Record summary: Solved structure of RNA with a sequence from Homo sapiens, 33 nucleotides shown. Released in 2010, the model rests on solution NMR data. The organism belongs to Homo, within Eukaryota. The entry is an ensemble of 10 models.

RNA sequence: GAUCGUAGCCAAUGAGGUU
RNA sequence: GCCGAGGCGCGAUC
Repeated sequence: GAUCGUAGCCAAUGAGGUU
Repeated sequence: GCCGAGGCGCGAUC
């Protein structure tokens, strides 16, 4: 500054908002 | 119509 691991936690793996 | 799954710890790797 880019990923992959660990799949955790707040929810799900399709909910959600914004007039 | 618009967007719709992140965000952090520590380890690797480019």